[PDB]
Primary citation: Chang and Nikonowicz, Biochemistry (2012), "Solution Nuclear Magnetic Resonance Analyses of the Anticodon Arms of Proteinogenic and Nonproteinogenic tRNA(Gly)". An RNA: 17 nucleotides with solved positions. The entry is indexed under anticodon stem-loop, RNA. It was solved by solution-state NMR.
RNA sequence: GGGACCUUCCCGGUCUC
Numbered sequence: 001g002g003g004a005c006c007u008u009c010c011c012g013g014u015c016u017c
Stems, first nucleotide, its partner, number of pairs: 002016005
Other pairs, nucleotide, nucleotide, family: 001017cWW007011tHS
C1' cells in the first nucleotide's frame, strides 16, 4: 500500500500478502 468473501427484505461485516 492493495484485494476478496459470508448472509439477505436494505444493510452490515471478518480477513490477509